Solved structure of RNA with a sequence from Homo sapiens, 17 nucleotides shown. The entry is indexed under RNA-BINDING PROTEIN, SPLICING, RNA RECOGNITION MOTIF, U4 SNRNA, RNA BINDING PROTEIN.
Context: bound to proteins that are not shown
This record gives sequence, C1' cells and structure tokens, in this order.
RNA sequence: GCCAAUGAGG
RNA sequence: CCGAGGC
Repeated sequence: GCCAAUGAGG
Repeated sequence: CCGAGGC
C1' cells in the first nucleotide's frame, strides 16, 4: 500500500 | 466457535 469488526482468518 | 489481523 490493499483488504478488513457491514467481520480479520484459524 | 475464537475474536484483529491477513499480505
């Protein structure tokens, strides 16, 4: 940088 | 289910 608690990912 | 990390 990008994704991501309107759910990372184990 | 655990509970904020993945790269």

Crystals were grown from: pH 7.60. It was solved together with 15.5 KD RNA BINDING PROTEIN. Released in 2001, the model rests on X-ray crystallography data to a resolution of 2.9 A. The depositors describe the entry as "Crystal structure of the spliceosomal 15.5kD protein bound to a U4 snRNA fragment". Lineage of the source: Eukaryota > Amniota > Mammalia > Hominidae > Homo.